C1' cells in the first nucleotide's frame, strides 16, 4: 500500500478486514 473480501453507497470518494499471494 497492492490483489482477493465486507462495511458506508445513491453518486463521489473513503473505510475496515486474516488468511493466502506480492
Nucleotide at each position: 500500500g497492492g490483489c482477493c473480501u465486507g462495511a458506508g453507497g445513491a453518486g463521489a470518494c473513503u473505510c475496515a478486514g486474516a488468511a493466502g499471494c506480492c